[PDB]
Context: one part of a larger RNA
RNA sequence: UUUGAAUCAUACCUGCGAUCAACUCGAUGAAUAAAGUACGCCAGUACUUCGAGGUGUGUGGUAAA
RNA sequence: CGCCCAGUCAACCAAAUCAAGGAUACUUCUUUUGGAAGGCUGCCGGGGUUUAGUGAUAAAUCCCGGGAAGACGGAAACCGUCAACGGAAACACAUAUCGCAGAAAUGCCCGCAUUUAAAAGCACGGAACUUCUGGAUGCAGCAAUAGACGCCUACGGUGUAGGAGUAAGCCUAAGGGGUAUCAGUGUGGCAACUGAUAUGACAGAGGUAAAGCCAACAAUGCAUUCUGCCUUGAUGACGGAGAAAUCCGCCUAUAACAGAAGUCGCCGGUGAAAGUAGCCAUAUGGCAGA
RNA sequence: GGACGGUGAAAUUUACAGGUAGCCAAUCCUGUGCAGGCUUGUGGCGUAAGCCAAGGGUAAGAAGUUAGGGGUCGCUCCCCGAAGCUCAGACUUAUCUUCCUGGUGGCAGAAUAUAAGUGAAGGGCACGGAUUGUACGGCGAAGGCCGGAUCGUAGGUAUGAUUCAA
Numbered sequence: 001u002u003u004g005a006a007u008c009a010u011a012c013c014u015g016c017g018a019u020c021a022a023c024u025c026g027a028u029g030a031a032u033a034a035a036g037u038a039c040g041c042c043a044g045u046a047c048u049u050c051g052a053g054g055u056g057u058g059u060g061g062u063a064a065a
Numbered sequence: 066c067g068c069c070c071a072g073u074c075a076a077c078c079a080a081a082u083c084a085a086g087g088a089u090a091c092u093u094c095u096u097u098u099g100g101a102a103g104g105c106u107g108c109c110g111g112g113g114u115u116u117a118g119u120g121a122u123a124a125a126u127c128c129c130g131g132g133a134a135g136a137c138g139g140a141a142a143c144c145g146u147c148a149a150c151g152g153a154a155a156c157a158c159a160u161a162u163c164g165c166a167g168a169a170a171u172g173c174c175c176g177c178a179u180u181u182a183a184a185a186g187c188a189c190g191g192a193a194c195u196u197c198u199g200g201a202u203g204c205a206g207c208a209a210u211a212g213a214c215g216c217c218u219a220c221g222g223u224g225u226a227g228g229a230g231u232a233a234g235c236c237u238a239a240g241g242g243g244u245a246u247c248a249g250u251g252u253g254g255c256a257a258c259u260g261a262u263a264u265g266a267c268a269g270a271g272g273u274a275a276a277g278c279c280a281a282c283a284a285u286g287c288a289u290u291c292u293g294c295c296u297u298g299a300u301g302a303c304g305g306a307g308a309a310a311u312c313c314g315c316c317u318a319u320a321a322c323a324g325a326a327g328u329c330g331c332c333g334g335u336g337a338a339a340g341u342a343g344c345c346a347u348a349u350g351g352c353a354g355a
Numbered sequence: 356g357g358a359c360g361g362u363g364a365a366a367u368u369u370a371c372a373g374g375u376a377g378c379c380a381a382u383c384c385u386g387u388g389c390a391g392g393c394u395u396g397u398g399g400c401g402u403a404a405g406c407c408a409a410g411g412g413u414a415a416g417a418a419g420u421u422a423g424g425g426g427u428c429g430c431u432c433c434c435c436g437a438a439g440c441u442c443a444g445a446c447u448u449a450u451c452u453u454c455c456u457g458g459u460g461g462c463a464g465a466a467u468a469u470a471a472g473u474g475a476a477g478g479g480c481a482c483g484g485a486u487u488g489u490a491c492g493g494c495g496a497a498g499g500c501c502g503g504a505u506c507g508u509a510g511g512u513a514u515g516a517u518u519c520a521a
Stems, first nucleotide, its partner, number of pairs: 001521001003520007011512010023053005035048005054163001055161006068152002070107005077100005084093003108131010132150001135147005164489003171481005177474006186462002188335001189333003194327006200290006216228005234273004241267001243264001245262005292353004301316001303314004336368002343362003370387005389457004393396001397408004409453003414448003418441002423435004491502004
Other pairs, nucleotide, nucleotide, family: 010513cWW021028tWH022025cHH022051tHH024120cSS028033cSS029490tSS030490tHS031490tWH034049tWS053121tSS062155tWS063064cHS063154tWH067153cWW072134tSS076101tHS082095cWW083094cWW085283cSS087090tHS088209tWH089208tWH093284tWS106149tWS118120tHS118121tHS133149tHS134148tHS140195cWS141327cWS142194cWS142328cWH162164cHS167484tWS167486tHS168484tHS169483tHS170482cWW176475cWW183459tWS183465tWS184464tHS184469tSS185463cWW192330cWW200321tWS206284tHS208236cSS209272tWS210274cWW211233tWS212232tHS213231tWS215229cWW238269cWW239268cWW240265tHS242265tHS242266cWW244263cWH250257tWW251256tHS252254tHS264266cHS265267tHS291324cWH296348cWH297318tWH298320tHS299317tWH302315cWW307309tHS307310tHS318320cSS318348tWS338366tHS339365tHH340341cHS340363tWS341364tWH342363tHS369466tWW375380tWH388458cWH393394tHS394396cSS412449cWW413449cWW417444cWH420439cWS421438tWS422436tHS423437tHS427429tHS459465tWH460464tWH465468cSS475476cSS
């Protein structure tokens, strides 16, 4: 007084694509399913999306109504 | 539509204070202080942080907004300020796609149609309205008002007089007993017992002055009550005259209402017609307004 | 008929009056009045001041009309004539005018506006939504399409730290 090289962390936005059953998480993925119920059981049939949660409401308790 | 606690308003009570009354006990009132039964309130929404959770979320905390039992201000068709807003206390079951879209309904704005109005506005005025002051009228400002039966003395046959002291009744305050309620306790369950409230039906305390009655009379509180202008002036009042009946003068509409202050709202060509028409000729108020 | 007192309006009035627009006038017309102005206003004349004529308005006075006084024997008759009223018609003046514009409430200010009322029939915003639908929401008979949320992808960028050379 001005050129060259390398490495490690973190965020926004626009096209393109995929997916989409709760207020959440998970399962099944438009029924020949998942999970369950009934028909004493197994099959078969019928029926219901299903399991766990969270809020709201209702009815009780705490508490005499 | 529980309990406690807080906040708030308290009936009521006590002490002091002020004032007015009652024969008195006492009643009424002002201000302050203290206690207090009971009533009401302790509600709704949003955000941040922390923690827990996979998450929905929850808890804790902090902040904000609204309400708020209530309080205060100051006038106003109302506004502003201030105001606690908790706890024990944690649960079980049933139910709801709780999201997104969405109709009715409701509110505001806009457009349209229609109706009314010399619109909307400022100032002024009016009908009212409100508040305050003073007056008049009404109500409140209220203890009761008794002596039976008996006893003693004196006199007396069929009783009288006096005395001492009184029941009941009535008034005032209180609450001893009992009862009712509630709680504790106790029981096997009651009861009993203990305590706190109601009650005062039962018992007790004090009083029952004035021969008495009616009216009037207090501070204070509550209720009702006032359009403008101009007169007249009584059944009221005052004074005079009179033996009285009555007469005379004078005053008053405070003769029951007089006055002040005022922010909104409502109404209005408010100027002119025009101090004109009309109405009335002065309390039987007149005239205008509502 | 006059005089006086008290109380006391309304109709009407868009400068003041009268018409007209079917009714309906602040709005249209006419007259008057006031303010302002210019090309000095209606007909005629001339070199011109100026005058004549016409029209309209207002006031003193004619016509319609009256209170008071006087005359007379007297009057209900007659004349004079102070107070005092209306015109459609005259007449004289005073001496005003003929053209244009403008006057909205007490003030300011619009009147096709503006402010209330009503209506239903529309649009926007807000709120509400167990009437309703929904395998994310809307549309579509469907296939699909448009939004939403996650996920993946091509990327466009952005911040912090260190070292060797010229």
Molecule: ROOL RNA, nucleotides 3 to 580
Organism: Firmicutes bacterium CAG:227